[PDB]
RNA sequence: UGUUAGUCUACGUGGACCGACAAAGACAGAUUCUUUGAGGGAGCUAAGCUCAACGUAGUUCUAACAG
Numbered sequence: 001u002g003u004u005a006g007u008c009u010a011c012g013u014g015g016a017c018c019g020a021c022a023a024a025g026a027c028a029g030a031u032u033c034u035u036u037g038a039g040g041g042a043g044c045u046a047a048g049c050u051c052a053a054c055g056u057a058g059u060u061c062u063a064a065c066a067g
Base pairs, nucleotide, nucleotide: 002065005062006061010056011055012054013053016050017040018039021037022036023035024034025033026032
């Protein structure tokens, strides 16, 4: 000093749902659940927050190893 999978620490991109719309899993078939778009973008906008999907630059760590 690397290889290889992750990760605490930052903020922003961007959000917490609507169905006799469509498609794919759960075959116990429910108010069915989940998932993606088309139309509302919930009069109508948005940082902060509970979380973490995405990203960029760690003086953040371990792990078969490596040297």